The PDB entry is titled "TetR in complex with the TetR-binding RNA-aptamer K2". The RNA with a sequence from Escherichia coli has 36 modelled nucleotides.
C1' cells in the first nucleotide's frame, strides 16, 4: 500500500487533529494515533 478495525475518544466545531510549513484534515458506522 492494507490487514486486527464496522477499533477507540468525541459529537454540530471561537476548538481537536496532520503537514512535506506551501498548505492539509475529519462528525455517531469521525478525524488522530498506536500495532503488523
Nucleotide at each position: 500500500g492494507c490487514g486486527g478495525a464496522g477499533a477507540a475518544u468525541g459529537u454540530u466545531a471561537u476548538g481537536g487533529c496532520c503537514u512535506u510549513c506551501g498548505g492539509g484534515c475529519a462528525g455517531a458506522g469521525a478525524a488522530a494515533a498506536c500495532c503488523g

The entry is indexed under TetR, transcription regulator, aptamer, RNA, DNA BINDING PROTEIN.
Crystals were grown from: 15 % (v/v) pentaerythritol propoxylate (5/4 PO/OH), 0.2 M NaCl, pH 6.0, 0.1 M MES-NaOH.
The entry also contains Tetracycline repressor protein class B from transposon Tn10, not shown here.
It was solved by X-ray crystallography to 2.9 A.
Grau et al. published it in Nucleic Acids Res. in 2020: "The complex formed between a synthetic RNA aptamer and the transcription repressor TetR is a structural and functional twin of the operator DNA-TetR regulator complex".